[PDB]
RNA sequence: GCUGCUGCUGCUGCUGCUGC
RNA sequence: GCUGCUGCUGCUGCUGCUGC
Repeated sequence: GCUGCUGCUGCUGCUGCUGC
Repeated sequence: GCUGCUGCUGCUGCUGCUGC
């Protein structure tokens, strides 16, 4: 360097929930 | 329409790792 993956964040998509 | 939080999918960032 290439592939796959655990852990953590952010974000697109879709859904649920809480409150307006 | 707004708010925060979860679930499912994909992708960025960070970390560790299998295989080559």